[PDB]
Context: one part of a larger RNA, bound to proteins that are not shown
C1' cells in the first nucleotide's frame, strides 16, 4: 500500500497474505480497549560524519585595550657628567 | 651624547555674562632712622533673616569735557609646559574578543592494548599466498671491530692425577658431533670454521645501471650477481661493495654540507651576494609523510539497526532442576533415608557471549486491576514406602480439579519480619499487561552537598522540584437487531460449545485403638463455617427531585393566608424503586478411569495383579444436572386473503436448470482358530470372488394372423395387511384393457448416402383447460413497564366480567393543617365604680375541635360511581 477470523510452521529470527490444519453466510447497532510490532515526530539516548554552535581553558593562531622604548609634534636658555 | 632646572609662545587642563591681571604711584601702620627717606604689611564693608539699581558734588565753559572712579601694559585669568597629548613603528601584557582543532582500529563506544612501521618460530592444512584485539616472543638499538683478508687452535662437559687447594682458583693427560661460542627476539647456519687468540688493515671507499622481497611488479627498507676504478690482506688461488643469514627505518617544500669550481642573474661588464646542477644530512614512530586542548545535564544536523542501551532468535559457560556408578553416613546396615570421586542430561523461571530484527520510535522500574496457561505440587483426594507402635513427620506415585492471604519498613523487583490460614509454591503470557491507570524510581531543562577538575564541568554518589496525548476506523470481545431461504403462529428437539463449586472447625467415634509412661488418631454420622456461584428484596441497614410531609434562616410578595427565590439554600423523617456476606435463599448423581492394591493364570512343570482375560478404585474423564441454541440443523401443530386471488388433483403444451439417467442401488443375521446341507454328530458336500443373478430378440421395437398354454408381464381399478429411525415404502385382493420372444407365418425400414450425441430421462416451473376446495394475519400506529442505549421484548386495542381519564375507598408517608375559641401565656401599657378569682390593647408560645392537614403511582391494591374512546396505514401466497 492492498487489506482485515485464528494455531502452527518457516522466514529479516513475534504474519493479515506464504505453506499444513481449523474453518467460513447477507447488512448491522451501542460498547470496548487484545491485536494493527494503531496514529502523532526524516530517535533527543548510542554510534558514524575529516557536519556544527554554545561554553571552558596553561590547546593552535591572531586580536580590541593597556603598557614600555624611539622617532615626530619640539622651541628658547644656564649647569654638570660622557 | 646623558641628568638637572630656568624660560614662554607650540601643545594640554580649567573658569567666567572673558571685571578689576602685572607692574609702578598716592595715603597712613611700622622699622631707628645716621641722609633722606631706602625696607615691609594695609590700604571704604563682620552684634541684627533692613537698604544698596538709572551719580551726587567739584573743576573748565565747549546742551558738553576732567575729576569723582590713580597711572602705565590692551596679556581675560589662573594651572601646566617643551614633559603631557596626539601621529608611527618597537617589545610585553591580553579566554575580554575572534577563528580553529581537539587521530585510527576496536566482538558498540569510551578506559586498555597497538594487532598503525616492522622480524622469528607456530596457527598455516609438506610449492607459493593466508585471518583474528590467536598463541610464544622481539626492533627504533650495538660495534674501528662485533667490518675486511690471513693465520694458528678446539669448544661445553666429564674422569683420572699435582702443595696450600676444598664442590669452585692453577696445571697435565685422555675423553669429548659440538651437548659451546657467534652484540641483542627466534630460526637457521658453522669444527685444520663462521667459534678462541694473534698479525696486517679501511671494501663500511668511487660512478652509475641489472636483479629479488614486499610489489601496483609504484615509492621505501633491505639484500644479490656483475662492469668500470681503487684498494686492503695472503706464499698463493682467492677474499672483501659493513656486522653468517632472516629485523634494526624515512618524500614533495625549505635549509645545510660537499663536489662541479661548472651554468644563470636576461642592456655591457668586475668584485660581493643570489640563484641553478649532482650527492648526503636535518623529519615526519598515525613510520607512502595535516601544524593542533577540552566540555556540553542548554543543545543542532546529515545518517546509521554497518553499531550499544529492551523483547525476540541461537547458545547454555553460569543460574536452576533432574539422573547413573557407589567410597563413605547412617547403633549394625551402600541404597529408610542421604551420599564423596566422577559422570550424562534438562530447562530458559538467572547473568553471560553474540550483534540476526527494529535507530522517517515497538512508549524503557515497579505497583495496581484482569484472564488464561505450565507443573519442577505448598495445600487438598487417592494411594505406594520408611530407621512407619500411636501422634507428628519425612521419600515416593496418579494428579493443575480446586485454592494459594492481612500487615509494618522500602519506589523497589528481591529481601524482612508480624500475624492469619488448609497453605500462604514456583513460573510463563513481548521479562502479559502505560490509547487500562499510577508515575514513587530511573532518566531532558532549576536547584543542594560530598568527592574530582585550573575551568567549563563528571559521578553508573546522595538529595529536592519537574505537561503521561488520539479511537468516531477494521479486526477481536460484550451484549442487541436482522433479509431470504410459501406465509403467519405456537409448541417443540438437541449438534456444537461453555460448566462449578471449594475448604475448615466444633460435636461424636474417643481420652478409644496404638502405647510401659507420655501422650494420641481414624472411617460413618452431625451441627455449622471459609472461599466462590446464582439469584432474591420478606426483613434490616443505605440511598432520596416521591423535592412527600415536617422545622430553620436571608430576601421579595403592604400585613394575614399562600407562596418566588438562595446555579437542587439547610434540616428531621421519608415510601416506592435500586440495592449489600451490611441483608437472605439455592448450589445434583451416575458411569469410565490414573495411581495402587487384587482375582485367575501361563510364559517358566514352580511363582507371578499380566502376557490372554478380570476386579475394587482420586478433588481425574464422560456423561445427569445447568447455560447459550446452529440467525444456511430439524420437528409438530393452528390459520392461511371474496381476492379473480389462493390450495388439491386428471391432462396438454411450452420452457428453465442439471458436479452429470443412458437395463437393473440385485435387501437376513453371525462369526472368521468359522459357516451351511445329509445321515449320524462319526463322517462326507458347498466356498477358492459379482467373467454371479434378474432382465435382454421386435420402426428407441410398427401393422397383421396362427398354435400351444390358462402360464408371465404394463397400465388402470379394487382388497386387505405390514412399515414412525428420516415411516411415504414393501406385500396382497379382486377385476379390466393390452402386450407376450413359449413356437410358426405374412407386409414394412432403402436416400441420415461411408462416421458426425445425431437429439428418445427424472426433477422444476410457466402457461391453457377440466374436476373439486377452502375464505388469513403479521407490520406500522397508541397503549403497557414484567422490558429496554436505539432496535428488540412483555401487554393491551372493532361494543367487551373492554379500556381509559376522574372520583371513591384501602395501602402506606409527615406529625396535627387553614380557622375560630379560651378563664392558657414571661409580662408590659390604658381605665375604673379596683376586682372583696377586672376590663381594653400588644405578646414568642399553649391547649381545644384535630392521629388532624397534606401527599399517596408516577413501576401500591380494589373499586358497582361519573365521563369518554372504539374499522387508520402498509405488507405477505406453497
Nucleotide at each position: 500500500a492492498c487489506a482485515g477470523c485464528c494455531a502452527a510452521g518457516g522466514g529479516a529470527a513475534c504474519g493479515g497474505g506464504c505453506u499444513u490444519g481449523g474453518c467460513a453466510g447477507a447488512a448491522u447497532c451501542a460498547g470496548c480497549g487484545g491485536g494493527g510490532a494503531a496514529a502523532g515526530a526524516a530517535g533527543a539516548c548510542c554510534c558514524u560524519g575529516u557536519u556544527g554552535a554554545g561554553c571552558u581553558u596553561g590547546a593552535c593562531u591572531c586580536u580590541a585595550g593597556u603598557u614600555u622604548g624611539a622617532c615626530a609634534u619640539u622651541g628658547u636658555g644656564a649647569a654638570a657628567a660622557g | 651624547u646623558u641628568u638637572u632646572u630656568a624660560c614662554u609662545u607650540a601643545u594640554u587642563c580649567a573658569a567666567u555674562g572673558a571685571a578689576g591681571c602685572g607692574g609702578a604711584g598716592c595715603u597712613g601702620g611700622a622699622g631707628g632712622u645716621c641722609a633722606a627717606a631706602c625696607u615691609c604689611c594695609a590700604c571704604g564693608u563682620u552684634c541684627u533673616a533692613g537698604c544698596a539699581u538709572u551719580a551726587a558734588g567739584c573743576c573748565c565753559u565747549c546742551u558738553g569735557g576732567g575729576c569723582g572712579a590713580u597711572c602705565c601694559g590692551g596679556g581675560u585669568u589662573g594651572a601646566a609646559g617643551a614633559c603631557a597629548u596626539u601621529g608611527u613603528c618597537a617589545g610585553g601584557u591580553g579566554g575580554g574578543g575572534a577563528g580553529u582543532u581537539u587521530g585510527g582500529c576496536u566482538g558498540g563506544g569510551g578506559c586498555g592494548g597497538c594487532a598503525c612501521a616492522u622480524c622469528u618460530g607456530u596457527u598455516a592444512a609438506a610449492c607459493g599466498a593466508u585471518a583474528a584485539c590467536g598463541c610464544a616472543g622481539g626492533u627504533g638499538u650495538c660495534c674501528u671491530a662485533a667490518g675486511g683478508g690471513g693465520g694458528a687452535c678446539u669448544c661445553a662437559u666429564g674422569g683420572a692425577g699435582a702443595a696450600c687447594a676444598g664442590a669452585a682458583a692453577u696445571c697435565u693427560c685422555c675423553a669429548g658431533u659440538a651437548g659451546a661460542a657467534c652484540a641483542a627476539a627466534a630460526g637457521g647456519g658453522u669444527a685444520a670454521a663462521a667459534g678462541u687468540c694473534c698479525c696486517c688493515u679501511u671494501g663500511a671507499u668511487u660512478u652509475u645501471g641489472a636483479u629479488u622481497u614486499u610489489c601496483a611488479g609504484u615509492g621505501u627498507g633491505a639484500a644479490u650477481a656483475c662492469a668500470a676504478a681503487c684498494c686492503a690482506u695472503g706464499a698463493a688461488a682467492g677474499u672483501g661493495u659493513g656486522g653468517c643469514c632472516u629485523a634494526u627505518c624515512g618524500a614533495u617544500c625549505c635549509u645545510u654540507u660537499a663536489g662541479u669550481c661548472c651554468c644563470u642573474c636576461g642592456g655591457a661588464a668586475u668584485u660581493u651576494g643570489a640563484g641553478g646542477c649532482u650527492a648526503g644530512a636535518g623529519g615526519u614512530g598515525c613510520c607512502a609523510g595535516a601544524a593542533a586542548a577540552g566540555u556540553u545535564a542548554c543543545c543542532a544536523c546529515a545518517g546509521g539497526g554497518a553499531u550499544a542501551a529492551c523483547u525476540g532468535g541461537c547458545u547454555u559457560g553460569u543460574g536452576g532442576c533432574a539422573g547413573u556408578c557407589a567410597a563413605g553416613c547412617g547403633u549394625u546396615c551402600a541404597u529408610a533415608g542421604c551420599g564423596a570421586c566422577a559422570u550424562u542430561g534438562c530447562u530458559u523461571u538467572u547473568u553471560g557471549a553474540u550483534u540476526c530484527u527494529u535507530c522517517g520510535a515497538u512508549g524503557u522500574c515497579g505497583g495496581c486491576u484482569c484472564u488464561u496457561c505450565c507443573u519442577a505440587u505448598c495445600a487438598u483426594a487417592c494411594c505406594g514406602a520408611a530407621g512407619c507402635a500411636g501422634a507428628a513427620u519425612u521419600c515416593g506415585g496418579u494428579a493443575a480439579g480446586c485454592g494459594u492471604u492481612g500487615g509494618a519498613u522500602u519506589g523497589u523487583u528481591c529481601a524482612c519480619c508480624c500475624a492469619c490460614u488448609a497453605a500462604u509454591a514456583g513460573g510463563g503470557a513481548a521479562c502479559g499487561u502505560g490509547a487500562g491507570c499510577u508515575g514513587g524510581g530511573u532518566u531532558u531543562a532549576g536547584a543542594c552537598c560530598g568527592u574530582c577538575g585550573u575551568g567549563a564541568g563528571a559521578c553508573a554518589g546522595g538529595u529536592u522540584a519537574g505537561u503521561u496525548u488520539u479511537a468516531c476506523c477494521c479486526u477481536a470481545c460484550u451484549g442487541a437487531u436482522g433479509a431470504a431461504u410459501g406465509u403467519u403462529a405456537u409448541c417443540g428437539c438437541a449438534a456444537u460449545a461453555g460448566u462449578a463449586a471449594u475448604u475448615g472447625a466444633a460435636c461424636u467415634u474417643a481420652g478409644u485403638a496404638c502405647g510401659a509412661g507420655a501422650g494420641g488418631a481414624a472411617c460413618c454420622g452431625u451441627u455449622c463455617a471459609u472461599u466462590c456461584a446464582g439469584a432474591u428484596a420478606a426483613u434490616u441497614g443505605g440511598u432520596u427531585u416521591u423535592u412527600g410531609c415536617g422545622g430553620c434562616u436571608g430576601u421579595c410578595u403592604g400585613a394575614u393566608c399562600a407562596g418566588g427565590c438562595a446555579a437542587c439554600g439547610c434540616c428531621g423523617c421519608g415510601a416506592a424503586g435500586c440495592u449489600a456476606c451490611c441483608a437472605u435463599c439455592u448450589g445434583c448423581u451416575g458411569g469410565a478411569u490414573u495411581a495402587u492394591g487384587g482375582c485367575u493364570g501361563a510364559a517358566c512343570g514352580c511363582c507371578u495383579c499380566u502376557a490372554a482375560g478380570u476386579c475394587a478404585g482420586a478433588a481425574u474423564c464422560c456423561a445427569u444436572g445447568c447455560u447459550a441454541g446452529a440467525a444456511c440443523g430439524c420437528g409438530a401443530u393452528g390459520a392461511u386473503u371474496u381476492u379473480u386471488g389462493c390450495c388439491c388433483u386428471g391432462c396438454a403444451c411450452a420452457u428453465u436448470u442439471u458436479a452429470g439417467a443412458u437395463g437393473g442401488a440385485u435387501a437376513c443375521g453371525a462369526a472368521u482358530a468359522a459357516g451351511a446341507c445329509u445321515u449320524u454328530u462319526u463322517a462326507g458336500u458347498c466356498g477358492c470372488u459379482g467373467g454371479a443373478c434378474c432382465a435382454u430378440a421386435g420402426c428407441a421395437g410398427g401393422c397383421u394372423g396362427g398354435c400351444a398354454a390358462c402360464g408371465g408381464u404394463g397400465c388402470g381399478c379394487u382388497u386387505a395387511g405390514c412399515g414412525g429411525a428420516a415411516a411415504g415404502g414393501c406385500u396382497u385382493u379382486g377385476u379390466g384393457c393390452g402386450c407376450u420372444u413359449g413356437c410358426c407365418g405374412g407386409c414394412g425400414g432403402a436416400u441420415a448416402g461411408c462416421a458426425a450425441u445425431g437429439u428418445c430421462a427424472a426433477c422444476a416451473u410457466g402457461c391453457g383447460c377440466g374436476g373439486g376446495g377452502a375464505u388469513a394475519a403479521a407490520u406500522c400506529c397508541u397503549u403497557u413497564g414484567c422490558a429496554u442505549a436505539c432496535g428488540a421484548c412483555u401487554u393491551a386495542g372493532a361494543u367487551g366480567u373492554a379500556c381509559a381519564a376522574c372520583g371513591g375507598a384501602g395501602u402506606a408517608u409527615u406529625g396535627u393543617a387553614a380557622g375560630c375559641a379560651g378563664u392558657a401565656g414571661a409580662g408590659u401599657a390604658g381605665c375604673c365604680u379596683u376586682g372583696u378569682u377586672g376590663u381594653u390593647a400588644c405578646g414568642a408560645u399553649c391547649u381545644g375541635c384535630u392521629g388532624a392537614g397534606a401527599u399517596u403511582a408516577a413501576g401500591c391494591u380494589c373499586u358497582u360511581g361519573u365521563u369518554g374512546u372504539c374499522u387508520g396505514a402498509u405488507u405477505u401466497g406453497u

Keywords: Candida albicans, ribosome, cryo-EM. The RNA (25S ribosomal RNA, nucleotides 2339 to 3361) from Candida albicans SC5314 has 960 modelled nucleotides. Among the 75 different proteins in the entry, which are not shown, are Ribosomal 60S subunit protein L24A, Rpl40bp and Ribosomal 40S subunit protein S5. It holds a match to the Rfam family "Eukaryotic large subunit ribosomal RNA". The family has 88 seed sequences and 107,465 matches in Rfam 15.1. It comes from the structure "Structure of the vacant Candida albicans 80S ribosome". Taxonomically the source falls in Candida albicans (Eukaryota, Dikarya, Ascomycota, Pichiomycetes).